RNA sequence: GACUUAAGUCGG
RNA sequence: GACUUAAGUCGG
Repeated sequence: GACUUAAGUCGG
Repeated sequence: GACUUAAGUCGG
């Protein structure tokens, strides 16, 4: 740094 | 769709 799994917020 | 949070994986 990216991604994966989950919760949340915001815009859709 | 972006971000935040939690745990991981990969490359640094």
Shown are 24 nucleotides from a PDB entry: RNA. It was solved by X-ray diffraction to 1.6 A. The depositors describe the entry as "RNA-monomer complex containing pyrophosphate linkage". The work is reported in "Prebiotically Plausible 'Patching' of RNA Backbone Cleavage through a 3'-5' Pyrophosphate Linkage" (Wright et al., J.Am.Chem.Soc., 2019). The model includes bound 5'-O-[(R)-(2-amino-1H-imidazol-1-yl)(hydroxy)phosphoryl]guanosine (EQ4).